C1' cells in the first nucleotide's frame, strides 16, 4: 500500500432507526 479484518469496528440522523454512511490494527496477499 491491494485484500481480508467486514461495509463489521466505528459513525450519521437522533421517531422513522429492522436504516443508511463507514473505518483501522492485525494479519493476509
Nucleotide at each position: 500500500g491491494g485484500c481480508c479484518g467486514a461495509g463489521u469496528a466505528g459513525u450519521g440522523u437522533u421517531g422513522g432507526g429492522u436504516c443508511g454512511c463507514g473505518a483501522a490494527a492485525g494479519g493476509c496477499c
Record summary
Released in 2000, the model rests on solution NMR data. Solved structure of RNA (HCV-1B IRES RNA DOMAIN IIID), 29 nucleotides shown. Lukavsky et al. published it in Nat.Struct.Biol. in 2000: "Structures of two RNA domains essential for hepatitis C virus internal ribosome entry site function". It comes from the structure "SOLUTION STRUCTURE OF HCV IRES RNA DOMAIN IIID". The entry is an ensemble of 25 models.